Source information: Entry title: Amide linked RNA. Shown are 21 nucleotides from a PDB entry: RNA (AMIDE LINKED RNA). The entry is indexed under Modified RNA, RNA structure, amide RNA, amide internucleoside linkage, modified nucleoside, RNA. The structure was determined by X-ray diffraction at 1.2 angstroms resolution and released in 2014. The 2014 paper behind the entry is "Amides are excellent mimics of phosphate internucleoside linkages and are well tolerated in short interfering RNAs". Sample source: Chemically synthesized modified Ribo Nucleic Acid. Crystals were grown from: 20 mM sodium cacodylate, 45 mM strontium chloride, 10 mM magnesium chloride, 6 mM spermine tetrahydrochloride and 5% 2-methyl-2,4-pentanediol [MPD (v/v)], pH 6.0, VAPOR DIFFUSION, HANGING DROP, temperature 291K.

RNA sequence: UGAGC
RNA sequence: CGGCUC
RNA sequence: GAGC
RNA sequence: CGGCUC
Numbered sequence: 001u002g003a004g005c
Numbered sequence: 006c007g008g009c010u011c
Numbered sequence: 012g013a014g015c
Numbered sequence: 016c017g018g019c020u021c
Stems, first nucleotide, its partner, number of pairs: 002021004008015004
C1' cells in the first nucleotide's frame, strides 16, 4: 500500500 | 496532463 | 480517436 | 503523481 472515477 | 500501446 |  | 466519489 483499499475500491470505483 | 505526462508516459506507454493500438 | 481508443485502451492501459 | 495530482484531483473526484465511496